Context: one part of a larger RNA, bound to proteins that are not shown
RNA sequence: ACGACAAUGGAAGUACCUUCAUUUCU
RNA sequence: CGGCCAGACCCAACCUCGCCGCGCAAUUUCCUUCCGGGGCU
RNA sequence: AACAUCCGGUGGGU
RNA sequence: CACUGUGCGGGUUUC
RNA sequence: GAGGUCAUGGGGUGCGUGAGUGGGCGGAAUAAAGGGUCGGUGUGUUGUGU
RNA sequence: UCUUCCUCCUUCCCUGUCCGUGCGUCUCGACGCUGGCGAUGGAAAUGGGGUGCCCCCACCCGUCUUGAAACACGGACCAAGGAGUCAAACAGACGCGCAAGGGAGGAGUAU
RNA sequence: UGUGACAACUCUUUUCUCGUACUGAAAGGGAGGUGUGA
RNA sequence: UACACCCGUGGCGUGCGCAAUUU
RNA sequence: UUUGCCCAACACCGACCGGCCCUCCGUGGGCUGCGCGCGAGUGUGCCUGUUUGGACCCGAAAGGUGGUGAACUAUGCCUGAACAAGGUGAAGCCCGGGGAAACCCCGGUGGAGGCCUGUAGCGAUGCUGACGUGCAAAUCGCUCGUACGAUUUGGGUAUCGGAGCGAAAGACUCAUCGAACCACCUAGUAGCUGGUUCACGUCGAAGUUUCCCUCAGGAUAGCUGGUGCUUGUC
RNA sequence: AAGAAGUAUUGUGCGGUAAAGCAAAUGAUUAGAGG
RNA sequence: GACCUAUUCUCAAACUUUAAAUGUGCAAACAACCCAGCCUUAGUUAUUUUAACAAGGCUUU
RNA sequence: AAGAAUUGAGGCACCAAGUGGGCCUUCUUCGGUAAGCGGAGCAGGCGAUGCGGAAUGAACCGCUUAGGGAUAUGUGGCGUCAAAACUUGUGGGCUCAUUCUCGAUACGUGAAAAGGGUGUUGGUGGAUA
RNA sequence: UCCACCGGCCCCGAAAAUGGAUGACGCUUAAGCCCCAUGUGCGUGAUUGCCCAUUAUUCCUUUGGUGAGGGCGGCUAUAUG
RNA sequence: GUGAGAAAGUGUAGCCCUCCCGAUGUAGACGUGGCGUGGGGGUGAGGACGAAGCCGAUGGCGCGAGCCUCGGAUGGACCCGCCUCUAGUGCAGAUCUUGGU
Numbered sequence: 001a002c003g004a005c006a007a008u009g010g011a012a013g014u015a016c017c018u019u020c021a022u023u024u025c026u
Numbered sequence: 027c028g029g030c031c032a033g034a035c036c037c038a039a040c041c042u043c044g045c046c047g048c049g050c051a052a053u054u055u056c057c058u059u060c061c062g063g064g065g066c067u
Numbered sequence: 068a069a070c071a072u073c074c075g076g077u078g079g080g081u
Numbered sequence: 082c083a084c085u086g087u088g089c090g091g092g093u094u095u096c
Numbered sequence: 097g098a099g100g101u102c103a104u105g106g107g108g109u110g111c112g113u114g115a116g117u118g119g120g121c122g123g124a125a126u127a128a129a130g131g132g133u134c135g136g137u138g139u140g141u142u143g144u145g146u
Numbered sequence: 147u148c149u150u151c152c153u154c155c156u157u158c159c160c161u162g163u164c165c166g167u168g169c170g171u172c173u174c175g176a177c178g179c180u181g182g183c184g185a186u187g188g189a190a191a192u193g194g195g196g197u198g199c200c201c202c203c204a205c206c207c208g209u210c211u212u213g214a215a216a217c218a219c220g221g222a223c224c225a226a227g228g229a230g231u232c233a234a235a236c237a238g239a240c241g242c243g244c245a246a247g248g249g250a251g252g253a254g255u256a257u
Numbered sequence: 258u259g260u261g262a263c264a265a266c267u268c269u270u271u272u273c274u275c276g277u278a279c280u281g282a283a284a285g286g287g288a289g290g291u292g293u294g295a
Numbered sequence: 296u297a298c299a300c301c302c303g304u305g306g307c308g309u310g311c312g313c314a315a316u317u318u
Numbered sequence: 319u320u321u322g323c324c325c326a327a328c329a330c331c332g333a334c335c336g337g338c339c340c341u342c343c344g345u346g347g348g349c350u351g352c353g354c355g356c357g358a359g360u361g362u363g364c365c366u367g368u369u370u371g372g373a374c375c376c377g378a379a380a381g382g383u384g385g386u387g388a389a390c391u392a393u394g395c396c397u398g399a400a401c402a403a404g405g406u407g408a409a410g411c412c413c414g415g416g417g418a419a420a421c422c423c424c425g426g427u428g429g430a431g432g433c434c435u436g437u438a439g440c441g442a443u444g445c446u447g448a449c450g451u452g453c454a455a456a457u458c459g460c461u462c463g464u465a466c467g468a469u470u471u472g473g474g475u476a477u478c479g480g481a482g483c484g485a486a487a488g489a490c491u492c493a494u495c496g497a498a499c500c501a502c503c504u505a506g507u508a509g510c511u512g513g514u515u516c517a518c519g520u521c522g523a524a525g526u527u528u529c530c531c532u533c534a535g536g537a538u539a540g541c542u543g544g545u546g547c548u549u550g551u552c
Numbered sequence: 553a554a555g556a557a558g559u560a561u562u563g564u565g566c567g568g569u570a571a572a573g574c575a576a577a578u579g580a581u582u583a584g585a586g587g
Numbered sequence: 588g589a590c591c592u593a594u595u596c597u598c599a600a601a602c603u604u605u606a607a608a609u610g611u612g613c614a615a616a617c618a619a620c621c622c623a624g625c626c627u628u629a630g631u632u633a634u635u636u637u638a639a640c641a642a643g644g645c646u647u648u
Numbered sequence: 649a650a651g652a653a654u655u656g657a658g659g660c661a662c663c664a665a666g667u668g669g670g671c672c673u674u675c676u677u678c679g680g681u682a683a684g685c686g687g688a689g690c691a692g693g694c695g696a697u698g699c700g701g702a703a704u705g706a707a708c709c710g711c712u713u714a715g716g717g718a719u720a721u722g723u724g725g726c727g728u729c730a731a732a733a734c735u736u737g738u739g740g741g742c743u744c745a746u747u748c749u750c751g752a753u754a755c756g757u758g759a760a761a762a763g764g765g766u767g768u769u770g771g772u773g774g775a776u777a
Numbered sequence: 778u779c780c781a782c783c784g785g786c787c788c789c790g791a792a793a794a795u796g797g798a799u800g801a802c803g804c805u806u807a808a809g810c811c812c813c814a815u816g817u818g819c820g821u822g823a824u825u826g827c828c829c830a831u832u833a834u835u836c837c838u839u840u841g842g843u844g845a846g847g848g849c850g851g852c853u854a855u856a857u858g
Numbered sequence: 859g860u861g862a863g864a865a866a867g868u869g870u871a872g873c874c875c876u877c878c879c880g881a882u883g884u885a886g887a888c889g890u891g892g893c894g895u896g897g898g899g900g901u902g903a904g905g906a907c908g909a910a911g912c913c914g915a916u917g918g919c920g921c922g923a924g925c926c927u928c929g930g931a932u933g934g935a936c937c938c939g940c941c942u943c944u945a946g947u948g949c950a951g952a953u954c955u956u957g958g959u
Base pairs, nucleotide, nucleotide: 009203010202013199014198015197016196017195018194020193021192022191023190024189027184028183030182031181032180033179035108036106037105038104039101040100041099042098043097045091046090047089048088049087050086056080057079058078060076061075062074063073122165123164124163129161130160131159132158135155136154138152140151143148172863173862174861206221207220208219209218222959223958224957225956226955227954232371233370235368236367237366238365240363241362242361243360244359247275248274249273251272253267254266255265279286280285289301290300292298293297305331306330308328309327312323313322314321315320334353335351336350337349338348339347341344374513375512377510381503382502383501384500385499386498392477393476394475395474396473397472398471399470400469401467403435404434405433406431410427411426412425414423415422416421439464440463441462444460445459447458448457479495481491482490516892517890518889519888520887521886526539528537529536530535540667541666542664543663544662545661546660547659548658549657556655557654559653561615562614563613564612565611566610571605572603573602578599579598583594585592586591587590619647622644627639628638630637670694671693672692673691675689676688678686679685699710700709701708714838715837716836717835718834719833720832724828725827726826727802728801729800733815736814737813739812740811741810742809751804763789764788765787767786768785769784770783771782772781773780774779775778839881840880841879842878844877845876846875847874848873893948895945896944897943898942899941900940901939902938904936911932912930913929914928917926918925919924
Other pairs, nucleotide, nucleotide, family: 011201cWW012200cWW019020cHS025187cWH034178cWW044096cWH059077cWW064072tHS065071tHS067068tHS088823tWH089824cWH092097cWH094128cHH094162tHS100103tWS107110cHS107111tWS107114tWS110111cSS112114cHS115169tWS118167tWH121166cWH125128cWS127161tWS133157cWW137153cWH142149cWH144147cWW171851cWS171864cWH175860cWS176859cWS195915cSS207951tWS210214tWH211213tHS212706tWS228949tWS228952tHS229513tSS229949tWH230514cWS231373tWS234369cWH239364cWW245358tWS246276tWS246357tHS248360tSS250271tWH256264cWW257263tWH259261tHS278287tSS280336tSS281283tHS281284tHS285336tWS288353tWS291299cWH307329cWW308618cSS310326tHS316319cWW332355tHS333354cWW340346cWW345629tWS378507tWH379506tWW380504cWW387479tWH388391tWS388477tWH388482tWS392483tSS402436tHS407429tSS407430tHS408429tHS409428tHS413424cWW417419tHS417420tHS438465tHS443461cWW449454cWS453457cWS478481cSS480497tHS483489cWW484487tWS517922cSS522885tHS523884tWH524667tSS524696tHH525695tHS527538cWW549554cWS553554tHS553656tHS567609cWW568569cHS568606tWS569607tWH570606tHS573576cHS574599tWH576603cWS577602cWS580597cWW581596cHS582595cWW584593cWW620646cWW623643cWW624642cWW625641cWW631636cWW657843tWH671707tWS674690cWW677687cWS680682tHS680683tHS693707cSS694706cSS697713cWW698831tSS700722tWS705756cWH705758tWH708754cWS710722cSS721830tWH723829cWH725732tSS731828cSS735808cHH743807tWW744805tWS745805tWW752803cWW761791tHH762790tHS797798cHS799802cHH803808tWS814819cWS818822tHS849867cWH870872tSS883884cHS892923tSS894947cWS903937cWW905935tWS906935tWS908934tSS908935tHS909934tHS909936tSS910933tHS916927cWW920922tHS950951cHS
C1' cells in the first nucleotide's frame, strides 16, 4: 500500500518518491 | 537574462455561423362575382 | 331560417 | 405580411 | 454582423541578400465596360392556328 | 393573325478602373507584447525512472489441423551445453584474368 | 633459418586436358561468297 | 575434284543508334 | 517528313557437310543430325539447386560375427543325512469245536499297505483378508494339501543358445526366454512422431491437372520469388 | 502505346437448357360422341 | 362389343415441331488495303485466264 | 453524319521455393426420410486477418490495415447498463397476452403446423328500414 | 338491421429432466408491430436532428519507389575580445 | 549584420532542396556502408591515478537487433575501435543432457 474479480498485460492521467539527464539564475 | 509556465493581440491558410437575395407558365385540375341545381337549418 | 361541403355554367382575373 | 416545385448567389470605391 | 484553430505556419516588419505579389500592400484615377427595364423597328426569325 | 427569339434606336436604374518590386551558385539556422517563477540554493523548470490508485481495453504459450482458450499433445524454476556441416560430379546467376585459345598436375631449378 | 610446409622460376609452339567440327550401328566421310557454264 | 575472281553481310521481313533531306 | 546503313535478336525460304531413301534419272524429289551458316571458350572465386556419403538433430520391432554362463532353476549319476503321536488290522503261526469225507467255524497271535487322523518337513486352496510410494521389485495372518514314499535334503559330477532340459504349462536355462547374456558390424533403415537459436525492409501462394503396387509419398503442369533481355513513353 | 483488355457497341456465325406441346412424330394415359 | 373418325382429362432426365435470358467464335487498318503498269514459274487451263513469289509508281490513320 | 466506345506500358527468357488432406456461402444441382450428411457447377470468402457492428460465434453486415491529430460517414443505433431524441414531432393507426410468465435486430428452421375464436379492428357481394 | 366470404393484431392447439434468460432490468398516452418526419420556428426558415471505425477528406512524420524535377566552374564584403 | 555546411552521389549520421504514388499478411523467396560472438592479417589506441568479468529506481541514443556514459562503501591483470579473412558463431520448450534449487 492492498478487501473478496487468480495473477500477469495495454492505453491515458494522477498522488507520493527518485535526484538520473538537460536548461536557467537579470 | 531564461531553450520555463500562462494570457491576449497581428498576418496567411483552412473551416463555421448570422443576415439579405435571384432565375424558370413551377405558381390556371387555380382565385373572385353572379345565377340555376342540390343540401342543411 | 339561412350559410357551407358538391355539380353546371356567367363575367372578371396585374 | 405565406401560396409550399426546381436550379442557384452575396464582404474590397467594402454585406 | 460575427466566430474557431491546446486541430496549421510565422522574423510574428524588426533587417542588412531571411524574395509580404494582394479586388486584400503601395500610387494613380473616378461609370472606365457590362448588366436590368419602358416604347419603337424589320417582308430578320421559331411554332400553333387559320 | 400572334407567339418566340435576334439587329438597331431609344426611357430610367445598377456596379467599380489602371500600374508596380529576381538575388552577388545552393541549403540550414534567427521565436514579438504582458504577467508568474527563477538572484547559486538540500533553488526553480522540463524530460526520464519507481511504487500505488481511478475510468476503459484485454481467453495460455509452442504445435499438428478445414477448424485451438479448449474437456487435444509438450509445458515446477535457474546456470552451462544443444541441431543444414565437410568432400566429390554437374548446372544457372554474379565478380576477376586471358581469348581461338585457356589451364595445369606430377616433378624439377634456385633459395 | 631466412615472414621458408610460404613466395619465385620451368619458353624448338607442354608432356596432359577442355575447346576451335560434325556425322553414321559400322566400314568411313567431312561444311565461304559472287559470276559463268551443265 | 567444271571454269575465272577474292575490301568480304546468301536473300526477304521486323529491327537500338548514326548519316542525309523537310517543317 | 521521307530515305540509307543497319548492330544484337526473332520469323520465312534457299545452299553446303554426314546419313537413309524415291522417281518418268534431272540445274527432280523428302526426310534426318546434340550440323554449318566470320568462332566463344577456358581457369578461378561465391551463392543457390540435384546426387552420394552418418548427411539438419534424436528414435524401432529386427538381421549377422565371435565369446561368457546349470551358485537361481530343469533332468541323470556318485557318496552322505532325515522322517513325534495314534487308528485300521492282510499273509504266516497256535489252541479249540463241527464233519463220513471234502473241508468249514470261533478266539488269539502277527504287523502288511505308492492305507487313514496328525507334528517336524515339503507345498499353496479360500478369505477374491492385511499390505499394495510395503517388512518384501511376491511378503504377512488364519484356514487348507500331503506327511514309509513316484518322499525331503548337503557336497561332488554330467547336458546349453536355433541350443539344452521338460510326469508337457511354450514351463525353466542367475529378478532376462514364442529364441539368454556380453562386445562388435551400428551413428543399422524409417514415405512416420518430436525439435530446429538475431533485427528491419521489398514481394507473396496452394490443397487443382496427368502418370506411378499409386491413396499419410513422389515426378509433372499451374499459382510465387529472384535475375534479367529487347523496347516504348501516347 | 507494337503481338494490350475477365468490359461495351456494330456486323456476322454456333446452340437445344428454362418455357411450351400432346388438338404434331416416339412413349404413357382418362372419358364421352358419331358411324 | 371389337373396329374407324374427330375430339377430350392428364404427363416425360434417358420425347419433341418451336424456342429464350444468361453465353460462346471471328472482324473493326500499316509486317495492311486499294489503283495502275511490269517480271518469273517445271502450278491450272484447249490457249487466254487463273494460282503463287516479287519489283518500280498512286491513294489512304 | 447517324447515341457510333474508353482504359492503358508491349513482347521474350533463365533458375528455383512452398503446395499437391481443404472448408463455408448466394444461386444452379445429384444420392438420401433427413442430417452441423455424402458428391458437383459459376463466383466470392476463411485458411493467411485484424478493425467497426449483429450481447456471445473462422465464414454474416460494413470496411479491408505505415506512426499520429482535425473533420465527415458506413453497418448498427439514441430509457438505464452505454456515446447519442436530459423519454424528439406542434405524425397516423393496431395490440392486453395467469406459473418455461404477450412482443421486440436478418443469416439463425439458433421453435412450430393442420384446424378453430360472438376477442377487437378493416374490406367484398347480396337483401331491409 | 340480416346473410355469405376474405384480411390485420391477439388467443386455443403448445408436454421434460441443475435455477435462468428479447443480453439484464424493465417497458403498455410503449422502451411492442406497420408506416411517416427533422437544427434554431414541423400547414410562413425548400434541399445536413444526433452518436460510434485501422474507411473517406485534409495536415505532420517515417519508409520503399518502373519514381519526377532542381543546385554542385564556390571572386560582394567582412579578425578576436 | 548573423554562423555553420555543400561528397557528380545504389546502399549512412542518407551531398542538399521541392513534388507524386504505395505501405497489413501463414508457407516461401530475396535485400540490408543491418546487430552480436571465438580466432588470423593490417591500422589506431587504452590499462595498478585500475583491464576482463559481475551488480543497478544510471540515464542518453536507435523503428529494432543493440550501442554508449554514470555509480559500485566490486574486482585485481589484461583489453578494445575501424578495414578485411575465417568458423565447433546467437536458444524458451525436443516425455532434450549434466549440475543446482
The RNA (LSUa rRNA, nucleotides 489 to 1613) from Trypanosoma brucei brucei has 959 modelled nucleotides. Rajan et al. published it in Nat Commun in 2023: "A single pseudouridine on rRNA regulates ribosome structure and function in the mammalian parasite Trypanosoma brucei". The sample was in a buffer at pH 7.6. Lineage of the source: Eukaryota > Euglenozoa > Kinetoplastea > Trypanozoon > Trypanosoma brucei. Among the 76 different proteins in the entry, which are not shown, are 40S ribosomal protein S7, 60S ribosomal protein L29 and 60S ribosomal protein L18a. It comes from the structure "CRYO-EM STRUCTURE OF TRYPANOSOMA BRUCEI PROCYCLIC FORM 80S RIBOSOME : PARENTAL STRAIN". It holds a match to the Rfam family "Eukaryotic large subunit ribosomal RNA". Clan: LSU clan. It was solved by cryo-electron microscopy to 2.47 angstrom. Keywords: CRYO-EM, TRYPANOSOMA BRUCEI, 80S RIBOSOME, RIBOSOME.